[PDB]
Context: one part of a larger RNA, bound to proteins that are not shown
RNA sequence: GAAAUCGCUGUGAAGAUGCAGUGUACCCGCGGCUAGACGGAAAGACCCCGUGAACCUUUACUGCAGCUUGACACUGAACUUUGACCUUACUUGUGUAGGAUAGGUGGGAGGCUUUGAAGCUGGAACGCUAGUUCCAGUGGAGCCGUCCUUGAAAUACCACCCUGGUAAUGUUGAGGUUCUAACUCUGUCCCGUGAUCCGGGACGAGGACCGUGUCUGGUGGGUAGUUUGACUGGGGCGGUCUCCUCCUAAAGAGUAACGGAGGAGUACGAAGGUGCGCUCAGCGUGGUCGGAAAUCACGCGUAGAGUAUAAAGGCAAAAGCGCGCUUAACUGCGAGACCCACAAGUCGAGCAGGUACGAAAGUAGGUCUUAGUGAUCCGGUGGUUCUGUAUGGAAGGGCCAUCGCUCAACGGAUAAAAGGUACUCUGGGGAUAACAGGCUGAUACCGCCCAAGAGUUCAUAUCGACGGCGGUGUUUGGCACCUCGAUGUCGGCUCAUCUCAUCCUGGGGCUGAAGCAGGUCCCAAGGGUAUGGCUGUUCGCCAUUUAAAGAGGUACGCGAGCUGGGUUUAGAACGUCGUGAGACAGUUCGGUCCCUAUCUACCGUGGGCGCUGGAAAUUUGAGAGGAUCUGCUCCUAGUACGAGAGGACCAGAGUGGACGAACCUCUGGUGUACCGGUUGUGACGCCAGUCGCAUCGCCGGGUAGCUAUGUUCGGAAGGGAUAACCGCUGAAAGCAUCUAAGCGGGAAGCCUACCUCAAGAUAAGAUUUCCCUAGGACUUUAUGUCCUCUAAAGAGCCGUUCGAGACUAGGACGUUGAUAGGUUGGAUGUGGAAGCAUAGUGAUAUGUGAAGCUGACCAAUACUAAUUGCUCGUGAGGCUUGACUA
Numbered sequence: 001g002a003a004a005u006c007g008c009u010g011u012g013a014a015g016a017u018g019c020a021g022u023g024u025a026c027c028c029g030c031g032g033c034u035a036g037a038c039g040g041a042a043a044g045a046c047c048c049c050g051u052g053a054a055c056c057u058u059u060a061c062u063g064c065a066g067c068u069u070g071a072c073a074c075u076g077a078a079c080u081u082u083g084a085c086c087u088u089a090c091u092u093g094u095g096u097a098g099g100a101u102a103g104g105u106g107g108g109a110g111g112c113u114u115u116g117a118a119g120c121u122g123g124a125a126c127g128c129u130a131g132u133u134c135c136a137g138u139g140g141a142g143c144c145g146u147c148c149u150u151g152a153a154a155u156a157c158c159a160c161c162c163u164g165g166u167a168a169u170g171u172u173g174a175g176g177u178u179c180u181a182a183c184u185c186u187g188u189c190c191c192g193u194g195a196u197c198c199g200g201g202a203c204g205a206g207g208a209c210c211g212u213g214u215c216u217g218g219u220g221g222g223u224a225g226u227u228u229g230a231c232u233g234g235g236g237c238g239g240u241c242u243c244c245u246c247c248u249a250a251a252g253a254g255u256a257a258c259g260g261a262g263g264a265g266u267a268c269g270a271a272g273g274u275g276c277g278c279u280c281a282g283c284g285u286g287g288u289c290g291g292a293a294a295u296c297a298c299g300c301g302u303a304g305a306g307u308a309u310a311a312a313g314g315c316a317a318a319a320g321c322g323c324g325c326u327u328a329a330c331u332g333c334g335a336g337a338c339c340c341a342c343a344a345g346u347c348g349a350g351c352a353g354g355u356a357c358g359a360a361a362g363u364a365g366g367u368c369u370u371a372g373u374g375a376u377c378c379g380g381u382g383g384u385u386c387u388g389u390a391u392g393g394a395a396g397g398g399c400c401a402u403c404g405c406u407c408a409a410c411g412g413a414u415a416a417a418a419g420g421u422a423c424u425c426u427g428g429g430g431a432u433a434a435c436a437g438g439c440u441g442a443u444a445c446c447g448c449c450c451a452a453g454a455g456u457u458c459a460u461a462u463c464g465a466c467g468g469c470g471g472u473g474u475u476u477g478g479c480a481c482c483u484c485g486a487u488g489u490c491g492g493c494u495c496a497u498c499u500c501a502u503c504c505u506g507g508g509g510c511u512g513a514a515g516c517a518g519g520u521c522c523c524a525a526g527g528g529u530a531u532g533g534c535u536g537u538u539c540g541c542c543a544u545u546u547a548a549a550g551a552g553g554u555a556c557g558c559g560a561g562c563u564g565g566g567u568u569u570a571g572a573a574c575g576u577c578g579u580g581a582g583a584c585a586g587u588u589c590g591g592u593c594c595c596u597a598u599c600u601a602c603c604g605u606g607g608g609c610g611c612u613g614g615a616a617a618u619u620u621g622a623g624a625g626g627a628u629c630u631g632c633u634c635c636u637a638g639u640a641c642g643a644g645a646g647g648a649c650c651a652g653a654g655u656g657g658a659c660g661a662a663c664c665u666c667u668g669g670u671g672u673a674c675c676g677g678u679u680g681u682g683a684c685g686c687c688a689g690u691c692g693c694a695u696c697g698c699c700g701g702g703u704a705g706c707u708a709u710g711u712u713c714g715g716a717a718g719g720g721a722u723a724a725c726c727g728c729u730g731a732a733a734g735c736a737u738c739u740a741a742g743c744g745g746g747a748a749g750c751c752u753a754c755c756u757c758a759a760g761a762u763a764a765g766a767u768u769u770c771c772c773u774a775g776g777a778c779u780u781u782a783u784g785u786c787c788u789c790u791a792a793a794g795a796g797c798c799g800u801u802c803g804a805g806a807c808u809a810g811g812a813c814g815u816u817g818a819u820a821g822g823u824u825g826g827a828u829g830u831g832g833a834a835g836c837a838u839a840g841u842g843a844u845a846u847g848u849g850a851a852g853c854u855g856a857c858c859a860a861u862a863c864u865a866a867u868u869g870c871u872c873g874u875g876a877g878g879c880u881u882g883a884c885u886a
Stems, first nucleotide, its partner, number of pairs: 003017001006023005026608007035600003039595002047429003052425002054421004060226002063223002066219003070215005076179010088168001089166003093162001099148001107157001120137001123135001183206003187203006229241003238258001242264006265410001266308001267367002272326007282300002285297002306315002309372001311370003330353004336347003342411001356363002378404007386397002436483001437481001439478002442476001444472006453463002490565001491563003495557001497553004503528003506523006530544005571589001573587002575584003609760001613771007623757004629657006641646001659714005667708004674701005679694006718752003725745004772877001775787004779782001789875001794872004798814005819865003822861005829853002835848005
C1' cells in the first nucleotide's frame, strides 16, 4: 500500500490478523467500551554526531570606535632663569722614601740667567695649610729637572690627555613673566530685522594656551570577526598520540584490542683506525692491620665476567681488556640486493685521488647490532667557470656545503586560537546512551551432596563451619540486537488475570509429640487474603483489628480509563564552585495532560438463510457459565490425659462477620404535574378571591414508582474416582515385604450434585395438534416450462398499550372488547375551602363542616379511540434400499 482483518504455543530484523502445528468459528447490522492494531498528530526537544548556526562571557586570538602621550603645521614679540658640549689661562693631584702636597707620556739632551738668579715680611689660584706654584718686590745676577732619594720625581721650552673647579666667552635644549595681532566666548550694545538662528561693527574677558589636521606609543569585551583536536565497549573524566626490545603471533614475512612487560628524544677526538699483546667470575688453602669482602701465591672442575645504555639476537680471528702511532668520523662514485602505496629506509663487492697503521699479505667510507628524531615554505653563513630586463657592473636569483622546530596532536590546517546556553536553532543516527523487550546469568533467589561441631551428656528431633553440584529469570550488572520521518510516565484511583516457592481454612509423617500447644517435612491453588497516623512516595516505622493481613509474573499490568503530588522547560532565592556568562553526591516557592473508535477483542440486542411440504406450542440435553469463605458460644466434658497447673480428638446445635441475589409488607430517602403557610412585585375595572415571576421564590408535609441504610434467602450438606499417607493377602529372594498377580480406606483439589443458558449440537434432536388432494398447452419427459382456477392452517403491516424497552425484540387487547383515556365509587395525603353568619375598635376567632382539593392506586363502566382492511405464506411434498402387510 492493497485486504476474503480469530485464539494459543513456537519460530523470526529478537513482543505476529497474515509463518508452522493446532483449537474454535453460519452471513450482515445497531447501542456501548477502549486491551491491541508497537493507534492518529508533530523528519525526537533527552543522547551523540557535523572540521553546522545563533546569542552571551572573559586576564582566548586578532581588529576598530572611544580616551590618552609626544613630534610636525595652524603659531606671534620682548625679557629672564637653568641643564649639556667645549676655546682661553691658573691649575689640583707627598705607599715606603723625602732638597720634592712629584700618578704617566715625549720633538729631546738644552733650557733655566741681568725677558733684574738663587734667599725672605706678605698676599693667594692651590691643597692631606705638607707645600711644585703663578702677578712681583727692600732683594740682584744664578738653580743643574732628569747626577745624588725613589715604585715613579719637577709645569726645562715642550705635546697630550687621567683629575676637580675658577671669570666670562664660542654654543644645544627646556622652565618662568609680560604684550596683542592669529584664535576662543552657549558675554554686552548696535545694523540687516517686526528675529534668544546667522552675518557685519564696537566693547569686554581670555590668548600663543584651548582646539583641529598628519604621524606615533599606551589603554581599550564598548563593539566586530573567529577559534577552542582525535581515539573511546555512548559521551564526559581519566589515559594515550613519535621511535626501539620481548610475548600474544598459530616453526618463511606480516598480523589487532583502553592486551601483558620494559626503554628512547643520549654519549665518545677517544669509548674511532691500525699493529702488537692478555683472558673473566667463584671457592678452598695463608698472610700486615684484614673480615661479609681491599692488595699477594697456587689448586679445582669451571662462561657465570664483560660488552657506555632497556631487552633480544650475538661475541675466542674474541665484538671483552691494555700499549705505540695516528685521523678512513675522507672526496667523487658504485654492479647487485632487502623492504616498501608514496615520501622514505637498509646492506654492499669493486673502481679513481689523498692518507694512517704494518716487514708484508693487508685493514680502515665511525662505535657488536637493532631507539637517541621532523617534510615543505621563509630567512642566515661560506664557496661558485651559472644568470644578470639597452650596454659595463652591481643588487636580486640559481647550484654545492651548513644554520634557525618538544611544528611531541611527532605525514607537521601557515603551531597568530578560551568558555556558557535550562533562551536556543538546523541537517542527520537506533551507525550511539537513558525507559521498556531480547541474549547471558557474574550478582541475587531457591534446591541438593558431604560434614567437624552445637545447644545437652546422646538423639542425622533442630541448626550447622570448610568445601562441591544444579535450577528459575523476581535484584544489581554485562552486551548493544529492535524502536530517535516519537514504543511519550515515579506513585495513587478504577478494573483485573495467572503461577506456587501455601498466609488462613483442608489431609498426613517424624519429634525434647503426657494434654493444650510448638518445631520440621510431604500433599493440596476452591474460596478468602484490614482500617488509619507520618512522608510525592514504592518501601518502611507506628496505633488498633483479623482466621490470615503470602511471595511473585503480566511493557517493574492498566494515563486514545482518571489524577499530576515527585522527577526533567521557561521566573526567583539560599548553601557550595567559578573573575565572569553560569553549574550542582543540593535545597526552597510557582508552574497548558490533544483525539467524535475503522479493524481485532469484549458486553448487550436484532435482521437473513438453513434445518428433506408448511405451521402453533411444549420439551430432552453434547456443552458453557455462576457460587465454593469463615469467627464465636453451648452439650459431650471440667471427661481422656495430667502431681498440679491446664485441657482434648470425635460428633452435635445456635448465632455472627464479609460477599451475592431477589423484593418494597415494615423503617427511612427522593418524590420540580398532590396539599398548605408566607415575603416582594405586577395583573384580573375595585373589595374579596386568585394567577405570573423571583433556584420548585422560600418553608412544612406527602400518593405511586425507584431505592438502602430496610426485609427475606444462599453457600459449614450428599455420591464416584484419586494426592500425600495408612493398609489386606503375597511371592520374586523357603524369611520378610502395600506390589510385580489381586483387593481397600483416603482432602475445601477433579467429575457429579445446586442455579442459569443451551439443537447454527450444519451431528441442526423429540413429542402433541392443525392445514393444503384443479382443469389445460408444449418441450429438453424433468421435484420440466408456460396458462386457467384458487390463496388454506398461520405470520406480518396497522391501531389501543405495558410492572417490557435506546431502536428492536417480548406480553395483553382490537367491538365476538375493559387495551388506553374519561366518568363514578372507594383509599390515601394535606389538612378546617369559597360564601354567609355571629364575637370583635381592629389584627383575628368560631359555626356551617374534618370541610375543600387531591399524579401514578383498586373496582365497575363502551362515553371516546382500537373501521371497512391489505400483504406474504399454496394446491399432498425427489430417488434407492431393508421390515410389515398389500